[PDB]
RNA sequence: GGAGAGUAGAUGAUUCGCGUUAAGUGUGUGUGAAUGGGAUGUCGUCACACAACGAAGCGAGAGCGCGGUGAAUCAUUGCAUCCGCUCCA
Numbered sequence: 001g002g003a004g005a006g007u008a009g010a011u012g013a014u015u016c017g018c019g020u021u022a023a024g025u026g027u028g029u030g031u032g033a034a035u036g037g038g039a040u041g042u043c044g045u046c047a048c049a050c051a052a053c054g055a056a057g058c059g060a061g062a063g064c065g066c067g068g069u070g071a072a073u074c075a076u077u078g079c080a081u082c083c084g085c086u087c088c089a
Base pairs, nucleotide, nucleotide: 001088002087003086004085009077010076011075012074013073014072015071016070017069018067019066020065027051028050029049030048031047032046033045037083038082039081040080041079057064058063
Other pairs, nucleotide, nucleotide, family: 005084cWW006036cSS006037cHS007078tHS008044tSS008078tHS019022cSS023055tWH023067tWS024054tHS024067tSS026052cWW034044cWW035042tWH042044cWH056065tSS059061tHS059062tHS079080cHS
């Protein structure tokens, strides 16, 4: 020289929950944080503050729904500038 593994996350499925007495999610501005094995980093991700908006409930009942809902496991997908690592030459 050539090829590759490997992050934050993303999407979907399953399961166990939370909310439905509206949190969460999504949006805006601001401040910060973490992020392949090492360094750096955001137009990717997260936290917090403030702001605008916003909802699907039901069943006699076991329960059934609804929410751009949380987490776990799974599958698919997955680092930019460098250095390293592995395989080939």